Context: one part of a larger RNA, bound to proteins that are not shown
């Protein structure tokens, strides 16, 4: 400001009742691979086995499993990642840095 | 070189430091 | 610079683990992206 | 409450055919306001 | 983040008023000082939103509240299609550049609905 | 409810020539606000606006 | 904001003197 | 700045230039 109360209207207000964008997860699912692992499967030789199968070895494809470290300009770039010495951390002890200067295995 | 009272410490642990005697080399 | 592991008769020994308290051996990426979430 | 900065008011000091106030007014100084994309 | 729609305000005034000095010897200029009732245009090009340019006009004014998408609509920047042009072995990126492309709402409560 | 334009007031003052003023009125037209419905548009018992009417 | 009168300062001055015009 | 509104006591029915309902004007 300020008696109460329907009844029709309007969207300025009750962060008014679906979608998106950045980060996280030692979440989940892919693709590509010159990332690891692997040849079981199959193609080929190669050596045994009694003219075609068996078993063992190499080598390929083909796919199987399987994972994406950490601090940050402004999240990418890029660099450090252990351990040691000087200010900060003026005088016991201890205190941070992508503060501030430099090696060793 | 071995063995041993006592201690420190990187704010855990885990590592890590000094060290009298005594015993053996030098 | 640790445990384990091989070589070891042995007195014991090493690389690596420098992402240096170490996963025995794994990268690029997601404008198709999906959950739990924080913002 | 900006290290560089935008912009107005202080000293006039420099000019303006002669004079700083008819106009700019340069540095400072008082003052309200922001600068986010590379290494 | 622009438009449309209504627009609320504040003046650091663009015009309209009222005053000073002028070197304006006058209208008009310049600049100061007041003042916020009233107004503050139509278009071609294009949309980080601005410039530019044709015609005007007394004037085409500086911000706040994109103000304003439960009132409407386009652009984006970021939706799944496709090309181009750079990065990359490839997938795929790209704070590039074309063409296409779906946000619903019955008003409860405030507020207002002949200044 | 404000604004422009036009004309008187005339080219006085101002003003070194040169140019040209207030104060006061009168017309016009827009624009805002507010009305109407004789004409004219769009209709047609009306409701309209492009049209008329008022505004200190 | 341009005037008339006129002290604080005896002229003078529109007055954050008194008091008088738009 | 005047202006401009201003009648206490009704409502069934109908008509309205008055109206979404309800109000409001008329019925001589």
């Nucleotide at each position: 400001a300020u008696a109460a109360c329907a009844c029709a209207g309007c969207a300025a207000g009750a962060c008014g009742a679906a979608g998106a964008c950045c980060c996280u997860a030692u979440g989940g699912a892919g693709c590509u691979u010159u990332a690891a692992u692997u040849u079981a499967u199959u193609a080929a030789u190669g050596c045994a086995a009694a003219a075609c199968c068996u078993g063992c070895a190499u080598u390929a494809a083909a796919a199987a499993u399987u994972u994406c470290g950490g601090u940050u300009g402004g999240g990418g770039c890029g660099a450090c990642c252990u351990c040691g010495g000087a200010g900060c951390a003026g005088a016991a002890c201890c205190c941070a840095a992508c503060c501030u200067c430099c090696g060793a295995g | 070189g071995c063995u041993a009272a006592g201690a420190c410490u990187u704010c855990a642990c885990c590592a890590g430091u000094c060290a009298a005697a005594g015993c053996g080399a030098a | 610079g640790a445990u384990c592991c091989a070589a070891u008769a042995a007195c014991u020994u090493g690389a690596c683990c420098a992402a240096c308290g170490g996963a025995a051996c794994a990268a690029g990426u997601u404008a198709c992206c999906c959950u739990a979430g924080g913002g | 409450c900006a290290a560089u900065c935008c912009u107005a008011u202080u000293c006039u000091a420099g000019a303006g055919u002669c004079c700083a106030u008819a106009u700019c007014a340069a540095c400072a100084a008082u003052a309200g306001g922001g600068u986010u994309u590379a290494c | 983040u622009g438009g449309a729609u209504c627009a609320g305000g504040a003046c650091a005034u663009c015009c309209c008023g009222a005053u000073g000095g002028u070197g304006c010897a006058g209208c008009c200029g310049c600049u100061a000082u007041u003042a916020a009732a009233g107004g503050u245009u139509c278009g071609u090009u294009u949309g980080u939103u601005c410039a530019a340019c044709g015609a005007u006009u007394a004037a085409a004014g500086u911000c706040c509240u994109c103000g304003u998408g439960a009132u409407c609509u386009g652009a984006g920047u970021u939706c799944a299609g496709a090309c181009c042009g750079g990065a990359g072995u490839a997938a795929u990126c790209c704070a590039g550049g074309u063409c296409g492309g779906u946000u619903u709402c019955u008003a409860u409560c405030u507020a207002c609905u002949u200044u | 409810a404000u604004u422009c334009c036009u004309c008187c007031c005339u080219g006085u003052a101002c003003g070194a020539a040169a140019g040209g003023a207030c104060a006061a009125g009168a017309g016009a037209a827009a624009u805002a606000a507010g009305g109407c419905c004789u004409a004219c548009u769009u209709c047609a018992c009306a409701a309209a606006g492009c049209g008329c009417c008022u505004u200190c | 904001u341009a005037a008339a009168u006129g002290a604080u300062a005896u002229c003078a001055u529109c007055u954050c003197a008194a008091c008088u015009u738009a | 700045a005047u202006a401009c509104c201003c009648a206490c006591a009704c409502c069934c029915a109908c008509c309205c230039a008055a109206g979404a309902a309800c109000a409001g004007g008329g019925u001589u």

Solved structure of RNA (16S ribosomal RNA, nucleotides 2704 to 3228) from Homo sapiens, 430 nucleotides shown. The source organism's lineage runs through Eukaryota, Deuterostomia, Vertebrata, Euarchontoglires and Homo. Rebelo-Guiomar et al. published it in Nat Commun in 2022: "A late-stage assembly checkpoint of the human mitochondrial ribosome large subunit". The PDB entry is titled "Cryo-EM structure of the human mtLSU assembly intermediate upon MRM2 depletion - class 4". Method: cryo-electron microscopy, resolution 2.89 A. The entry became public in 2022.